[PDB]
Context: bound to proteins that are not shown
RNA sequence: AUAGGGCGGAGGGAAGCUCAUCAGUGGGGCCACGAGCUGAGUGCGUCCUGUCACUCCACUCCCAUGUCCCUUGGGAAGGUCUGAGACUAGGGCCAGAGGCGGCCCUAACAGGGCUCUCCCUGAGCUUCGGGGAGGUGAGUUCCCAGAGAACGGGGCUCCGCGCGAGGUCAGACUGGGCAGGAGAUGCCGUGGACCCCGCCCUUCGGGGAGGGGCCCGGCGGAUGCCUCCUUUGCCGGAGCUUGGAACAGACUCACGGCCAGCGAAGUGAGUUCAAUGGCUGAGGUGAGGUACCCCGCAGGGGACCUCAUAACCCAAUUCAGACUACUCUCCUCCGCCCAUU
Numbered sequence: 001a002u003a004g005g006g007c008g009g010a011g012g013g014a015a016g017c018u019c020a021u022c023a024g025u026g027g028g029g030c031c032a033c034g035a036g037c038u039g040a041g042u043g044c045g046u047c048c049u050g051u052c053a054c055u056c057c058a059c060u061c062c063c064a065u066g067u068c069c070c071u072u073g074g075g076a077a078g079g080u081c082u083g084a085g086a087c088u089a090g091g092g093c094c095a096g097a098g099g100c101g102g103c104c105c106u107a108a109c110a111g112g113g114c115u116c117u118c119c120c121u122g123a124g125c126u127u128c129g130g131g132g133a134g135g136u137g138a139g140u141u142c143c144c145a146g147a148g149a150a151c152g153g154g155g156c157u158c159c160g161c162g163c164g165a166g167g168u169c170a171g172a173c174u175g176g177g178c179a180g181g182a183g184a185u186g187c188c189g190u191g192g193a194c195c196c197c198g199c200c201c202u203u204c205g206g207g208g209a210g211g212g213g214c215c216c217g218g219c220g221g222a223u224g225c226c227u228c229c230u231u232u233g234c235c236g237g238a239g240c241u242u243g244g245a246a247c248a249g250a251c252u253c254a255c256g257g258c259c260a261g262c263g264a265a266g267u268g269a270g271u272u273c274a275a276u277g278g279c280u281g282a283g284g285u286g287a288g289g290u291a292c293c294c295c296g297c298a299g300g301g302g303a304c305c306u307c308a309u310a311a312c313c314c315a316a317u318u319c320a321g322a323c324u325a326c327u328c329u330c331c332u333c334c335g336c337c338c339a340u341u
Base pairs, nucleotide, nucleotide: 001340002339004338005337006336007335008334010332011331016326018282019281020280027070028069029068030066039057040055041054042053043052044050078323082320083319084318091259092258093257102114103113104112105111116134117133118132119131120130122128135255136254137253138252139251140250141249156239157238158237159236160235162234163233165230166229167228175227176226177225178224179223186219187218188217189216191215192214194213195212196211197210199208200207201206284309285308286307287306288305289304290303292302293301294300295299
Other pairs, nucleotide, nucleotide, family: 009333cWW014329cWW016075tWS021279cWH026072cWS034058cWH045049tHS073077cSS074076cSS074312cWW075311cWW079322cWH085317cWW088090cWH093094cWH094256cWW097098cHS098255tSS101115cWW106108tHS108320tSS109111cHS121129cWW123335cWS124334cSS144243cWS146147tHS146246cWS147154tWS155240cWW164231cWW164232cWW180222tWS183221tSS183222tHS184221tHS184223tSS185220cWW192193tHS221222cHS243246tWH267270tWW272274cSS276315tWH277314tWW312325cSS
C1' cells in the first nucleotide's frame, strides 16, 4: 500500500420507493348567457295582412338526480417545552442609567452559523471530535487539619529612611563584626494580576515588541555585606507542608413589572362515543444465477426469475426553532482485528 472481510461510534437545517386498474371510509371541487332581443333561409299568402308549416340552420342525443375528477396520518404527526398569529405592542407609564463574550440572519430571539477562551471526557498524536460555560454585584460552600474557607487579632520565621539603651576602645599586618557546603554567587528566560524608563495605534478603563529590580525554574559551586559597633521590645511588609479548596473554583439570586380580543360557516386529510398508510402487477434500489439478444478488447450493454423495501409511531388549528425514539437509505472523518504484496 490492498478503505478486501467483520463490528462500533460521530456529523449533515440529510431523506423515510413510485405508478395503473378493481374495491372501502371521509373531505374538497364541478365557472347566471347558443353575438337567435324584435335571428336568418325556404314554399303559399304577401309587396302595407301569418293563432301557416319546415331545418336540434345554433345537435344541448340518452329512462338524466352523478359509468365525473382530485387527494387522503410525517420525519418525526410524540414531550405537562419556545414564540408568533392582539384596537400598527417598530407602543406607553414610576424608577433605573444596568442591559448575559463578539459578529451575522430571522422576529420562530429557551433559534441557527462562525471565531476566541475556560472546564470535563473520548480505541483517529491532538492543527482532532463531543458536552457545558463566558460580563457585573451580593450570599453560601461535611468533619479534622491549618494563621486565615468574608474582615481583624491571637502562632512562628526573615528584614528596617521610625523610636530606645550601652561601650565611645571610631579601618591597627585590607582593621573589626555578622552570615555562608543546611548554599553567598555566576549563567539562561515566547513565567507573574508587580514597580520604573521607554517606541507604535490612540488620548476614559488603555493594548502590543524591549531594558532594570524581586519572585520562579535549569546547571556548576566559595566567599558576600557595612565603614564607630552591638542587642532585644512595638509597628510595618513578606512567607509557611495542611485540607477534594486560598489573583481560585462551584452553586443560587439580580439587570425590571404592568397594560391590548374577535359568538356566524366550513385546514392543497380535518375527525372528535374519535374516518384516512387495503389487494394485485411491472419498473426504483440493495443482491444472486443464466441454455436470451446486439456489438468483436479478454468483454461490454440490454433482456428473464426469486428474495429484501423495514422500524419509530400515529394529526385535532398552523408555523419556526430546539428534544427525544430510528434504520431499507445516501455524503464524509475514523478506530480495532484478520488476510495479501

Released in 2018, the model rests on cryo-EM data to a resolution of 3.92 angstrom. Solved structure of RNA (H1 RNA) from Homo sapiens, 341 nucleotides shown. Ions in the entry include zinc. The entry has 10 different proteins, among them Ribonuclease P protein subunit p25, Ribonuclease P protein subunit p38 and Ribonuclease P protein subunit p14. It holds a match to the Rfam family "Nuclear RNase P". The sample was in a buffer at pH 7.5. The entry is indexed under Ribonuclease P, RNA-protein complex, HYDROLASE-RNA complex.